Context: bound to proteins that are not shown
RNA sequence: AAUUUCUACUGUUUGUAGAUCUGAUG
Numbered sequence: 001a002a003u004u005u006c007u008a009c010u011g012u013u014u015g016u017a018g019a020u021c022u023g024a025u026g
Stems, first nucleotide, its partner, number of pairs: 005019005
Other pairs, nucleotide, nucleotide, family: 001010tWS002010tWH002015tHS003007tWH004020cWW009011tHS011015cSS011016cSS
């Protein structure tokens, strides 16, 4: 500390594993 978005990250040199609705002030 990278993501449609959230969480944990580092998880081949621009990424990994899960989850993810839909509409909306207390």